[PDB]
């Protein structure tokens, strides 16, 4: 670096309290 | 805003070339 996937934050749309 | 979804910047953390 490349194609990929998580985990956190944030952001996004979708509904529903 | 919270409670289910999607999608998604950063960070991270994994895996393959």
């Nucleotide at each position: 670096u490349u194609c990929g996937g998580u985990u956190u934050u944030g952001a996004u749309c979708c509904g529903g309290a």
Record summary
An RNA structure, in which 34 nucleotides are resolved. Crystallisation conditions: 0.2M KF, 40%(w/v) hexelene glycol (MPD), pH 7.0, VAPOR DIFFUSION, SITTING DROP, temperature 294K.